Record summary
Solved structure of RNA (P/P-site-tRNA) from Oryctolagus cuniculus, 76 nucleotides shown. The depositors describe the entry as "tRNA translocation by the eukaryotic 80S ribosome and the impact of GTP hydrolysis, Translocation-intermediate-POST-3 (TI-POST-3)". The entry has 79 different proteins, among them ribosomal protein eL8, ribosomal protein eS17 and ribosomal protein uS15. Flis et al. published it in Cell Rep in 2018: "tRNA Translocation by the Eukaryotic 80S Ribosome and the Impact of GTP Hydrolysis". Rfam match: tRNA. Rfam describes the family as follows. Transfer RNA (tRNA) molecules are approximately 80 nucleotides in length. Their secondary structure includes four short double-helical elements and three loops (D, anti-codon, and T loops). Further hydrogen bonds mediate the characteristic L-shaped molecular structure. tRNAs have two regions of fundamental functional importance: the anti-codon, which is responsible for specific mRNA codon recognition, and the 3' end, to which the tRNAs corresponding amino acid is attached (by aminoacyl-tRNA synthetases). tRNAs cope with the degeneracy of the genetic code in two manners: having more than one tRNA (with a specific anti-codon) for a particular amino acid; and 'wobble' base-pairing, i.e. permitting non-standard base-pairing at the 3rd anti-codon position. Rfam 15.1 lists 5,335,975 matches to the family in 14,413 species. By type it is a transfer RNA. The sample was in a buffer at pH 7.5.

RNA sequence: GUUUCCGUAGUGUAGUGGUUAUCACGUUCGCCUAACACGCGAAAGGUCCCCGGUUCGAAACCGGGCGGAAACACCA
Numbered sequence: 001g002u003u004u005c006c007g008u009a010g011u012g013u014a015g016u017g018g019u020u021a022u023c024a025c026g027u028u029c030g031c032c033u034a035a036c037a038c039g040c041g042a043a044a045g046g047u048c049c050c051c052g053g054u055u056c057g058a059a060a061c062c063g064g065g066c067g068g069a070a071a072c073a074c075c076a
Stems, first nucleotide, its partner, number of pairs: 001072007010025003027043005049065005
Other pairs, nucleotide, nucleotide, family: 008014tWH009010cHS009045cWH010045cHS015048tWW018055tWS018057tWS021046tHS022046tWH026044cWW033035tHS054058tWH055057tHS
């Protein structure tokens, strides 16, 4: 350089066969213990990378950038 893939709470990820903010860890509050671990009851934290198009309605389907990840670069 060429062709594909990914980007979602602080972290790893699921999720549309268009109309959620999803699971666990992380933080905080209470109970339990004399007190820490552990367990139980709960809360907060999302620009779904950024900008546009289709549609009544998109993060989701598509277009252009950003930052990464795979394969090739062979014959003289």